[PDB]
Shown are 463 nucleotides from a PDB entry: RNA from Enterococcus faecalis JH1. It holds a match to the Rfam family "ROOL RNA". Released in 2025, the model rests on electron microscopy data to a resolution of 3.25 A. The PDB entry is titled "ROOLefa-monomer-alone". The entry is indexed under natural RNA nanocage, cryo-EM, drug delivery, RNA. The reconstruction used 364,347 particles.
C1' cells in the first nucleotide's frame, strides 16, 4: 500500500430538546413609538395627533394622447333567419299572369358555457408575479334531436386564429370561521292483510279515418 | 235568396 | 256522430269465493173499472119521420 | 106492408197504468271472506273466541262402555177448530198447529287425538311500502365579527404551524495516525 471495527474536523439529511422571532398580496424599515402624513405658522424648529412607510405585483374606473385589418374588436368559415334575383316542377286562369314545394346566387342580421378559469412543467425574478407549452379531438354543465315518452344512454351545437394599452391620476387586495341555504333520513306518529312476479281496469300519448262547426277562390 | 264542390283548422270519444 | 287500434313509465286493485246471486229494464201471462160520448162489428127490444 | 134517425141490453176486440205472480231474456252488483259453515263479542272488531261442525296433508288411534252435550223422533202437557164411537155429561181416537221440554226414560247420529291451511303464485305480518316529521351526524355553497397574537374563546401565559441559532444522535463523503 487493496480492504476493515473505532476516534478527531467539516458537510449533507432526519429525529428530538432548548432560547429568540412572527405587519391584512410580496421584499425591506420599525417592533408599540422612531420614520411618514395631516393640523397651527409668512416660514424653520418646537408642539398636536395618528400605526404605519417606501418600492414592486394584480384587478377595476374615469382621461386624452398612438400605434394598430383589430373594442364599432378584427380575419375567415359554420348554423339559423329574412327578403330580392333567377329557375324548374305542380296546379289555377281566355290571356297578360299567379298559387304550393325545392334548390342555387346576391345582400342584411344574430350566435359563440364553466374558461381572460384551474393544474403541471420550463424560464426570468429574493418574492408576489409574468411568459411559453401541455392535460385537451379531453372533463363538467346547458340546450336540441333520437331512443317514441320518466330516469338513464347516444349524437349535434357551445368554431378557430390573432391583435390589443404603453404615459398619468384615484381606489381595492388576505386571513378567519358565526349565521344561514340545500341534500342524505334515525326515533316517533299515521295508513295498509306490506313488499316481489304476473294479470286487469281507468286515465294518458301516438297513428288511422269519420262526422260536426268554421272556412271556402272560382264556376 | 238557396244548393254542389278539393283545402286548412278546431271539437267530439 | 265520434270509432277502433298501438304503447314505455306511473296509478289503482284479495284478481278466488260470494255469485251468474239480489235488484232493475222490456214484452206476454194477469187484475179491476171505463167500451152505450154520431158512423170497430153483430144480435135482440122499443121507436120516431116519410111512403 | 116498406124504409129509417135515435134510444136500451149483450158478447168479443181496441186502449192505459201499475202492482202481484210466473217463466223468457239481458244488464248485473254489493257487503263479506287469513281452508269452509254455524253462534257470540261495538268495556278484545280480530291470522279473536267457541263447536270439536266440514274438507285436505303430515300422519294416525279415548279404548267400549258408563256418563255427557247437541240434532231428530217417541213418552208426557197448555190453548184452539172439525169429525167419528157413545141416547147424553164425561172418556177415547182421526186432520191437527202455536207447540212446551225445566226435568226423567227409550231409539238413531256424531264427538271428546297433536299439528298443519296467508291473497292468482310467492312472501312477511314484533316485519315491510307510502305519507309526514326529517333530531343528531355528515357533505356542499355562503360569508359575520375580529385580526401586528402568524391561527383558533383569551389576560399575562399556555397549545398549534413557520423561520433562525445551538447541542446531541443516527446514516453517507473528504483527510489523518494506531491495529488486523
Nucleotide at each position: 500500500a487493496a480492504u476493515u471495527g473505532a476516534a478527531a474536523a467539516a458537510u449533507c439529511a432526519a429525529u428530538a430538546g432548548a432560547u429568540u422571532u412572527a405587519a391584512a398580496c410580496c421584499u425591506a424599515g420599525u417592533g408599540a413609538a422612531g420614520a411618514g402624513c395631516a393640523u397651527u405658522u409668512g416660514a424653520a424648529c418646537a408642539a398636536u395627533g395618528u400605526g404605519c412607510u417606501a418600492g414592486g405585483g394584480u384587478a377595476g374606473u374615469a382621461u386624452g394622447g398612438g400605434a394598430u385589418a383589430a373594442g364599432u374588436c378584427g380575419a375567415u368559415a359554420a348554423c339559423u333567419a329574412a327578403a330580392a334575383u333567377g329557375a324548374a316542377u305542380u296546379g289555377g286562369g281566355a290571356u297578360a299572369c299567379u298559387g304550393a314545394u325545392u334548390g342555387a346566387u346576391u345582400u342584411u342580421a344574430g350566435u359563440g358555457g364553466u374558461g381572460g378559469a384551474u393544474u403541471u412543467u420550463a424560464c426570468a425574478g429574493c418574492a408576489a408575479u409574468g411568459u411559453a407549452a401541455a392535460a385537451a379531438g379531453g372533463a363538467c354543465u346547458a340546450a336540441u334531436a333520437g331512443u317514441a315518452a320518466a330516469a338513464g344512454c347516444u349524437a349535434u351545437u357551445a368554431a378557430u386564429c390573432g391583435c390589443a394599452a404603453a404615459g398619468u391620476a384615484c381606489u381595492a387586495c388576505g386571513u378567519g370561521g358565526a349565521a344561514u341555504u340545500u341534500g342524505u333520513g334515525c326515533a316517533g306518529g299515521u295508513g295498509u292483510a306490506a313488499g316481489g312476479u304476473a294479470c286487469g281496469a281507468a286515465a294518458c300519448u301516438u297513428u288511422c279515418g269519420a262526422g260536426u262547426g268554421u272556412g271556402a277562390c272560382a264556376a | 235568396a238557396a244548393a254542389c264542390c278539393a283545402a286548412g283548422c278546431g271539437c267530439u270519444u | 256522430a265520434c270509432g277502433a287500434a298501438a304503447g314505455a313509465a306511473g296509478u289503482c286493485g284479495g284478481u278466488a269465493c260470494g255469485a251468474g246471486u239480489a235488484g232493475c229494464u222490456u214484452a206476454a201471462u194477469g187484475c179491476a173499472g171505463c167500451a152505450a160520448u154520431u158512423u170497430a162489428u153483430u144480435u135482440a127490444c122499443a121507436g120516431a119521420u116519410g111512403a | 106492408u116498406c124504409u129509417u134517425a135515435u134510444g136500451u141490453a149483450a158478447a168479443u176486440g181496441c186502449u192505459g197504468a201499475a202492482u202481484g205472480u210466473u217463466c223468457a231474456a239481458g244488464u248485473g252488483a254489493a257487503a263479506g271472506u287469513u281452508a269452509u259453515u254455524a253462534g257470540c263479542c261495538a268495556g278484545u272488531a280480530g291470522a279473536g273466541c267457541u263447536a270439536g261442525a266440514u274438507c285436505a296433508u303430515a300422519c294416525a288411534g279415548a279404548a267400549a262402555a258408563a256418563g255427557c252435550a247437541a240434532a231428530g223422533a217417541g213418552a208426557a202437557g197448555c190453548u184452539a177448530u172439525u169429525g167419528g164411537g157413545u141416547a147424553g155429561c164425561g172418556c177415547c181416537c182421526g186432520a191437527u198447529a202455536g207447540u212446551u221440554c225445566a226435568g226423567c226414560c227409550u231409539c238413531u247420529u256424531u264427538g271428546g287425538g297433536u299439528a298443519u291451511g296467508u291473497g292468482a303464485c310467492u312472501g312477511a305480518a314484533u316485519a315491510a311500502c307510502a305519507c309526514u316529521g326529517u333530531a343528531a351526524a355528515c357533505a356542499a355553497a355562503g360569508g359575520a365579527a375580529g385580526c401586528a397574537g402568524g391561527a383558533a374563546g383569551a389576560a399575562a401565559a399556555g397549545c398549534c404551524u413557520a423561520a433562525a441559532u445551538c447541542u446531541g444522535u443516527u446514516g453517507a463523503u473528504u483527510u489523518u495516525u494506531g491495529a488486523g